RNA sequence: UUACCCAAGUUUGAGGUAA
Numbered sequence: 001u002u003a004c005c006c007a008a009g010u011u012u013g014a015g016g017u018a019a
Base pairs, nucleotide, nucleotide: 001019002018003017004016005015006013007012
Other pairs, nucleotide, nucleotide, family: 007014tHS008009tSS013015cHS
C1' cells in the first nucleotide's frame, strides 16, 4: 500500500488473511 475473506450494498469495516 493492495488485494482477498467475512459481511455489508455502495462505501464500508464488525474483524480477519495474503500479498